This is an experimental structure of RNA with a sequence from Mycobacterium tuberculosis, with 239 nucleotides shown. It holds a match to the Rfam family "tRNA". Rfam describes the family as follows. Transfer RNA (tRNA) molecules are approximately 80 nucleotides in length. It is annotated as a transfer RNA. Crystals were grown from: 10% PEG 4000, 50 mM HEPES pH 7.0, 150 mM KCl, 40 mM MgCl2. The 2019 paper behind the entry is "Structural basis for tRNA decoding and aminoacylation sensing by T-box riboregulators".
[PDB]
RNA sequence: GGCAUCGAUCCGGCGAUCACCGGGGAGCCUUCGGAAGAACGGCC
RNA sequence: AGGCCCAGUAGAACCGAACGGGUUGGCCCGUCACAGCCUCAAGUCGAGCGGCCGCGCGAAAGCGUGGCAAGCGGGGUGGCACCGCGGCGUUCGCGCGAAAGCGUGGCGUCGUCCCCGC
RNA sequence: GGGCCUAUAGCUCAGGCGGUUAGAGCGCUUCGCUGAUAACGAAGAGGUCGGAGGUUCAAGUCCUCCUAGGCCCGCCA
Numbered sequence: 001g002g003c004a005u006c007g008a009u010c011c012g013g014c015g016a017u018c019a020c021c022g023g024g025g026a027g028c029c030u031u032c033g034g035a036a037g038a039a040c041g042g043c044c
Numbered sequence: 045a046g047g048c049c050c051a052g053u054a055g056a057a058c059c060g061a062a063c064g065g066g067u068u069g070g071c072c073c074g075u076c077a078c079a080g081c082c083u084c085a086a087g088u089c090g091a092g093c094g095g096c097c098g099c100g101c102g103a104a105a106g107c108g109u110g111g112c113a114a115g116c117g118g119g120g121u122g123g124c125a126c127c128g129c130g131g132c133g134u135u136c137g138c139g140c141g142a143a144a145g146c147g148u149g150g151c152g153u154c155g156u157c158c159c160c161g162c
Numbered sequence: 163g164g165g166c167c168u169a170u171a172g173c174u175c176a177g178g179c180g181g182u183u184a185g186a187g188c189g190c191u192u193c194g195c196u197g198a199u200a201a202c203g204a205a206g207a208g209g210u211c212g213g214a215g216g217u218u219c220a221a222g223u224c225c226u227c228c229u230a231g232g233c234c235c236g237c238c239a
Base pairs, nucleotide, nucleotide: 001029002028003027010023011022012021013020016199017198018197030062031061032060033059034058041049042048043047044046063074064073065072069082070081071080092127095112096111097110098109099108100107101106115162116161117160118159119158120157121239122238123237124236128156129155130154131153132152133151134150136149137148138147139146140145163235164234165233166232167231168230169229172188173187174186175185181219190206191205192204193203194202212228213227214226215225216224
C1' cells in the first nucleotide's frame, strides 16, 4: 500500500480453487501480467 | 422462453516478470518463503609481420624518446591456420666484403594467450 | 588433423531384420466431465527418421560421401 464489522483472515460441509451453506467476531495479506474464466443475487 | 447484468469480476493451478527467503548474482522456495547447492572466490579475446613497462607531445588515430624478458614446470582457455614476427644458438647453405663482419635462407630453442608454482 | 558415438515431432528419448502401419512422455488443439477452472479421461494436429548420392519394383533401416554436436588422441597459441 490492499482487504475486513456491508463480517475479512480463519473453521466445517470439502475432494485443488472460487462460489454456496452453516460458525465465529478483529484482525488478515508478496505484487503486476499472460492464459483461462464462474457462482450467489437481479432483470424481459 | 431464450438472453443480459452480475464480470472478462473470484481465488487455486500453469506460464512470465518483479519483489523477497538471503548473502554479489542464481538454482530453488513464497511469508510456516524448507532442505541442499553454484557463482562472487586462479585469471583468460588465447595465429600475435613480436610482447611487456616508463617519460613527453597530441583532441584522437598516433608520434617522439628511454628501458625490460625471450628459464623450467603446471593446468586453463581458445584454435586446426602448422604461419608470421622477436631474442638467442648453429662441425648447416648462398652472396658481398681489404678484413674482422654484414645481409639473406634453413634448422634448434624460447618469447609473442591466461593465470598458478620453482 | 585423426578416431569413436550421436542426429527420429515444438522439447526430452526409446525403437529399427527396406512392403501396409512412425512411436512414447511432456508440449499444443479439440472433445468429454464441472457452475466454471485445476486435475482427470479421450482423441486429433506436429516427422524430407541430419543432408546428398547409390542400389532396389519399393530406402528410417543396406552401400558411399558430406555436414553438425559431444568425447578421446594429436598439434598450434